[PDB]
Context: bound to proteins that are not shown
RNA sequence: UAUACCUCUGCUUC
RNA sequence: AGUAGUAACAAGAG
Numbered sequence: 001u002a003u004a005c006c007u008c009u010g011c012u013u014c
Numbered sequence: 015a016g017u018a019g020u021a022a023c024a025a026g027a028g
Stems, first nucleotide, its partner, number of pairs: 006028004016023002
Other pairs, nucleotide, nucleotide, family: 015024tHS018021tWS
C1' cells in the first nucleotide's frame, strides 16, 4: 500500500 | 458550531 462502503468496540485503565 | 469549564468529547481501533 491492499483487504476495509469491511471488521471489532461503548466504564477495561498503558 | 456546540456541549462544556482550569480539559475533554464532537467516534476509536485492526
Shown are 28 nucleotides from a PDB entry: RNA with a sequence from Influenza B virus. The depositors describe the entry as "Influenza B polymerase bound to four heptad repeats of serine 5 phosphorylated Pol II CTD". Released in 2016, the model rests on X-ray diffraction data to a resolution of 3.5 angstroms. Crystals were grown from: FluB polymerase in a buffer containing 500 mM NaCl, 50 mM Hepes pH 7.5, 5% glycerol and 2mM Tris(2-carboxyethyl)phosphine (TCEP) was mixed with 5' and 3' ends of vRNA promoter and CTD peptide. Reservoir solution contained 0.1 M bicine pH 9.0, 10% MPD. Keywords: influenza B virus RNA-dependent RNA polymerase, vRNA promoter, Pol II serine 5 phosphorylated CTD peptide, viral protein.